[PDB]
Context: one part of a larger RNA, bound to proteins that are not shown
Molecule: 23S ribosomal RNA, nucleotides 2018 to 2897
Organism: Thermus thermophilus
C1' cells in the first nucleotide's frame, strides 16, 4: 500500500484486527463518545552524530581598515644646542680600621727643598664638607718616605693603565627658534592681501596598536554526550598448558642511564639460620658450623643466572668500517636475531671471545632546514651560487602512523542533513534498590522465645521507586500536576466472618478468612506528597503508557522577552530563582453510547409470551428496649435477640417546597408612528427594562430502594471414626459458618441460526417450466 | 410446490391529523363507522380591577362600573377547519 480491519490470554523486533489458543460475532446503516488503529499533521525544534552550516565572543590563530611610529619624496633658506661616540687636554678615586681620601698593578730606598721646607693667609678648580688637588702671598729651613701602629692592602718618589667626570674638538644621531617661495586655510573674486608653513595634508617603505572588519581552528575513546579519566612503549595477570586475543577489566613501570654498568684475560661466591664476639638495634663490620641459591644482578614486572649474567682486579675502546647466508615476527611500514667473509684491530699462552651492556621498556615516518665530509651535477665554457650522495643535528610532531609553519569559545536567535546506529517520556529485559512475605530464635515481655516483639544472618515474592541494561518508536510513542470518566488486583482503611491475646467487660493488638460496597469537606503549595483545621464507620495502597490532552485544562517544566542571585573577561551560562508567553472546528476503521435498514427463524399474519444468557443493584451510622443486666472492687459496661430514626448513594416521580417558563398578565422609561386627544404598534436582545406566572422539564422537593428468604462455601467449630487397642472434624460419612459466592429482586433479551411457546386469524394452484 | 408469473385472503405498508414517542427512523393513538391536531364553548391557572363612560380632584391622579379585562401549552366538552379520495404490498405453503 491494499483490506474480506472483532474480545482475552499468549505469542511475536520486547505494546497485534493481520501469528497461537480459546472466546464472542448474522449483512448494510444512521446519530453520538473518543480508548486503540503506536491515530492524522510537521523527513524530533530535545539528545548524540557530521572532521556540516551560521550568529555572536575573546588576552584563539591568521590576517585587514584604521591609527601610531621611523626613513623617504613632495621639501626650500637661515641659524639655536642637544645627546651619543672617538683623537686630544685638564681633572677624578673615601667601606671599616688607620696620621687619613689607600683606584690597579711595576719599579722603591730614597724622594723634595734659595728652582724657597715646617706654619700661617687667598685664589682656582674637585669634594663623601672631612677634606683631595693646582697653583700663588708672607714666611725664611726644615718636609716627606723607610722604621712604626692600623689593615686584605700603604703611605715619599717614579711608570704604565677613562675608573668617572668637565673643557675644546673631529663623526652621528635628537629636538627648538626665524624666515617665504612650494604646499594648507581664508579675504566684500584675488596677477593680489592675511593666516598656518616646510610643518600639516599626500605618495613609496619600516615597524606597532588594532574582534572595528575577516577567514577559520576549536581532537578522539566513552554501556548516550558532557565531567572525570585515556591515548606511544615495558612487565605480570585476565588469556581457556603453541602463538594470538577484549573490556572506561586488575596489577605495576619507561620517555632514562653507564667510559665503566662496555670488550677481553685471571681470580673470587651469596642471602640468610645458628652460635661467638668493643661501641655494637633486630641484619654496621669479624669468627665458627650449617646454607643451592631464598642474596645480586642500575630502576617496574617477569624470565633467567653461581657450571655466573653475580663480587674483585689488568690490559684494552669490536658502543669497529664493509658487507650478510638464513631466519624470529608482520596488513603495510616498522621491529627483532644472526653465522660467516674482508679491512684494519683489543684482550688471551692458546682454544678462542669481542659489531655494547643478562634479557624484553628509555621511543618518532616523511617532509622542511643546519653543520661535517666527498669518487657526484654546476642552466653557452671555466669557475662560483645553489643542488645531489655519506655522516650526523633540529619533534611532550605524548592525541606519541605524527592533518597547517600557524588557532579558542558561545548559541535559550539558532540552521542543514543524519541516528531509535544514542541520551531524556512510556514500555521491555534485570530486580542491584524499593515494597511485601517467610526461616533462624539473641534476646524483651514480672515470671515465659513466637500475647506483642525479633539482635546477628539467611530464603523469597512482587515489579508500584530509584537505578541497570540500550530491545521496537527520533521521515515524533506530547513528557509533570489537576479535571472528568471509570475499571482491576488485595498485600484490607471501613464495614462482615473468625482463630490467639499479657481477651474480665467495654476497648484494643495481632493473625485468618474476605474487594460485595463504601473510603468527606477545606486551609497550604502547581504540585504529587505532606503538613494543618473540622468530621468520619474508615478517611486503604497500588495497576490500568507513573490510566485518561484527536477529552479539557495548561498552574509546574523546557523555545523566542526581561530581571536577581551565581559562574565567565566575553559571548554566554546554572539539572537555582523571578514576571510573561500561540495546547490543530469535520473521526475513515476497531471501540463504545443509541437508533434503524436488510434478510433470516421451510405457510402467511396479529396479539400474548418463557427466559438460555446478559446487566442494574449490593454501603453504613446513631439512638433506645433487653439492661444500667453478665462481667467489674471500682470507673465502666456487652454477646444473643428486637425497635426507632441519620448520611451517602440508585430509579422514578412534580401532589407539596422551590427554580425555569422568549411573550401568559401587568407596570415603567426614551423614541418614531397609527391618528390630535384617548387607546394602541415597532424598536431599545437574539424578552428594551422591571414584576409576576400555568403547563412541560426540574431538586433544594416528593415517593421507594440496598432487603428479607433459600442452597451452597471461605476461615474457623463441630460430630461420629480408623488407619494407630490410644486419640484425632478426616482417610469413609454428616453437621454448624462471612457484607463475599449461587439463587432470590429490578431491567434488557429467541440474530438463544440451539432463532422458542402459547392464543387467535387466513387459506388454498388460479397458468405455467 | 415455485424451480410460477399475475391478482388477492388474514393482514400490512404508503398519504393524511398527531403523540409527555423522537435527530432521523422507530414506537404509540387518530384517519369522517372520527375528538387525532386546529379553531370555538366551559373549567383550570396566570395577571390582578381593561377598555368605555360616569363621578371627584385646575392637576398628576383618585374613586365606581370590576376580581374586570386579558389569557400558551393544563382537565374536559362541540364535527365549526383539518385527517379528502385513494394506492401499492402481501397464503397459495418443499424432504424415507
Nucleotide at each position: 500500500g491494499a483490506a474480506c480491519u472483532g474480545g482475552c490470554c499468549g505469542u511475536g523486533a520486547a505494546g497485534a484486527u493481520g501469528c497461537g489458543g480459546c472466546c464472542u460475532a448474522c449483512c448494510c446503516g444512521u446519530g453520538g463518545c473518543a480508548g486503540g488503529a503506536c491515530g492524522a499533521a510537521a523527513a524530533g525544534a530535545c539528545c548524540c552524530c557530521g572532521u556540516g552550516g551560521a550568529g555572536c565572543u575573546u588576552u584563539a590563530c591568521u590576517g585587514c581598515a584604521g591609527c601610531c611610529u621611523g626613513g623617504u619624496g613632495u621639501u626650500g633658506g637661515c641659524u639655536c644646542u642637544u645627546g651619543g661616540u672617538c683623537g686630544c687636554g685638564c681633572c677624578u678615586g673615601c667601606g671599616u680600621a688607620g696620621g687619613a681620601u689607600a683606584g690597579g698593578u711595576g719599579g722603591g730606598a730614597g724622594c723634595c727643598u734659595g728652582u724657597g721646607a715646617a706654619c700661617c693667609c687667598c685664589c682656582g678648580c674637585c669634594u663623601c664638607c672631612g677634606g683631595g688637588u693646582g697653583g700663588g702671598g708672607g714666611g725664611g729651613a726644615g718636609g716627606c718616605g723607610c722604621c712604626g701602629g692600623u689593615g686584605a692592602a700603604a703611605u715619599a718618589c717614579c711608570a704604565c693603565c677613562c675608573u668617572g667626570g668637565c673643557g675644546c674638538g673631529g663623526c652621528u644621531g635628537g629636538g627648538g627658534g626665524c624666515c617665504u617661495a612650494a604646499c594648507c586655510c581664508u579675504c566684500g573674486g584675488a596677477u593680489g592681501g592675511g593666516g598656518g608653513g616646510a610643518c600639516a595634508g599626500c605618495g613609496c617603505u619600516u615597524g606597532g596598536c588594532g574582534g572595528g572588519c575577516a577567514g577559520u581552528u576549536u581532537g578522539a575513546c566513552u554501556g548516550g554526550g558532557g565531567c572525570g579519566g585515556u591515548c606511544g612503549c615495558c612487565u605480570c595477570c585476565u588469556a581457556a598448558a603453541a602463538g594470538g586475543u577484549a573490556a572506561c577489566g586488575g596489577a605495576g613501570g619507561c620517555g632514562c642511564c653507564c667510559a665503566a654498568a662496555g670488550g677481553u684475560c685471571c681470580c673470587c661466591u651469596c642471602a640468610g639460620g645458628c652460635g661467638g664476639g668493643a661501641c655494637g638495634g633486630a641484619a654496621a663490620u669479624c669468627c665458627g658450623c650449617c646454607g643451592g641459591a631464598g642474596a645480586g644482578c642500575g630502576c617496574a614486572a617477569g624470565g633467567g643466572u653461581a657450571g655466573a649474567a653475580g663480587g674483585g682486579g689488568g690490559c684494552c675502546u669490536g658502543a669497529c668500517u664493509g658487507c650478510g647466508a638464513g631466519g624470529c615476527c608482520u596488513g603495510c611500514a616498522a621491529g627483532c636475531c644472526g653465522a660467516g667473509c674482508a679491512g684494519g684491530g683489543g684482550c688471551g699462552a692458546a682454544a678462542g671471545c669481542c659489531g655494547g651492556g643478562c634479557c624484553u621498556a628509555g621511543u618518532g615516518a616523511a617532509c622542511c632546514g643546519g653543520u661535517g665530509g666527498u669518487c657526484c651535477c654546476g642552466u653557452g665554457u671555466g669557475g662560483a651560487a645553489g643542488g645531489g650522495c655519506c655522516a650526523u643535528c633540529g619533534a611532550u610532531c605524548a592525541a606519541c602512523g605524527g592533518a597547517u609553519a600557524a588557532a579558542a569559545g558561545u548559541u535559550a536567535c539558532c540552521c542543514c542533513g543524519g541516528g531509535g546506529a544514542u541520551a531524556a517520556c512510556a514500555g521491555g529485559c534485570u530486580g542491584a534498590u524499593c515494597u511485601c512475605c517467610c526461616c533462624c530464635g539473641a534476646g524483651c515481655g514480672u515470671c515465659c522465645a513466637c500475647a506483642g516483639c525479633g539482635g546477628c544472618g539467611g530464603g523469597g515474592a512482587g515489579g508500584u521507586u530509584u537505578g541497570g541494561c540500550a530491545c521496537c518508536u527520533c521521515g515524533a510513542u506530547g513528557u509533570c500536576g489537576g479535571c472528568u470518566c471509570g475499571u482491576c488486583g488485595c498485600a484490607u482503611c471501613c464495614u462482615g466472618g473468625g482463630g490467639c491475646u499479657g481477651a474480665a467487660g467495654a476497648a484494643g493488638g495481632u493473625c485468618c478468612c474476605a474487594a460485595g460496597g463504601g473510603u468527606u469537606g477545606g486551609g497550604c503549595u502547581g504540585u504529587u506528597c505532606g503538613c494543618c483545621c473540622a468530621u468520619u464507620a474508615a478517611a486503604g495502597c497500588g495497576g490500568c503508557a507513573c490510566g485518561c490532552g484527536a477529552g479539557c485544562u495548561g498552574g509546574g517544566u523546557u523555545c523566542a522577552g526581561a530581571a536577581c542571585g551565581u559562574c565567565g573577561u566575553g559571548a554566554g551560562a546554572c539539572a537555582g530563582u523571578u514576571c510573561g508567553g500561540u495546547c490543530u472546528c469535520u473521526a475513515u476503521c476497531c471501540g463504545c453510547c443509541a437508533c434503524g435498514g436488510g434478510c433470516g427463524c421451510a405457510g402467511g399474519a396479529g396479539g400474548c409470551u418463557u427466559g438460555a444468557g446478559g446487566g442494574g443493584g449490593g454501603c453504613u451510622c446513631u439512638u433506645c428496649c433487653u439492661a444500667g443486666u453478665a462481667c467489674g472492687a471500682g470507673a465502666g459496661g456487652a454477646c444473643c435477640g428486637g425497635a426507632a430514626g441519620g448520611g451517602a448513594c440508585g430509579c422514578a416521580c412534580c401532589u407539596c417546597u422551590g427554580g425555569u417558563u422568549u411573550c401568559c398578565c401587568a407596570g415603567c422609561u426614551g423614541u418614531c408612528c397609527c391618528u390630535c386627544c384617548a387607546g394602541g404598534g415597532g424598536c431599545a436582545u437574539a424578552a428594551g427594562c422591571u414584576g409576576g406566572g400555568u403547563a412541560g422539564c426540574c431538586a433544594u422537593g416528593u415517593g421507594c430502594g440496598g432487603a428479607a428468604g433459600g442452597g451452597a462455601u471461605a476461615a474457623c467449630c463441630g460430630c461420629u471414626g480408623a488407619a494407630a487397642g490410644c486419640a484425632u472434624c478426616u482417610a469413609a460419612g454428616c453437621g454448624g459458618g462471612a457484607a463475599g459466592c449461587c439463587c432470590g429482586c429490578c431491567c434488557c433479551a429467541a440474530g438463544a441460526u440451539g432463532a422458542g411457546g402459547c392464543c387467535u386469524c387466513c387459506c388454498a394452484c388460479g397458468g405455467c417450466g | 410446490a415455485a424451480g410460477c408469473c399475475g391478482g388477492u385472503a388474514a393482514g400490512g405498508a404508503c398519504c393524511c391529523g398527531g403523540g409527555a414517542a423522537g435527530a432521523c427512523c422507530a414506537c404509540c393513538c387518530g384517519g369522517u363507522g372520527g375528538a387525532u391536531g386546529g379553531g370555538c364553548c366551559g373549567g383550570g391557572g396566570g395577571u390582578g380591577u381593561a377598555a368605555g363612560c360616569g363621578c371627584c380632584g385646575c392637576g398628576a391622579g383618585g374613586c365606581g362600573u370590576u376580581g374586570a379585562g386579558c389569557c400558551g401549552a393544563c382537565c374536559g366538552g362541540u364535527c365549526c377547519c383539518a385527517a379528502u379520495c385513494g394506492u401499492c404490498c402481501g397464503a397459495g405453503g418443499u424432504c424415507u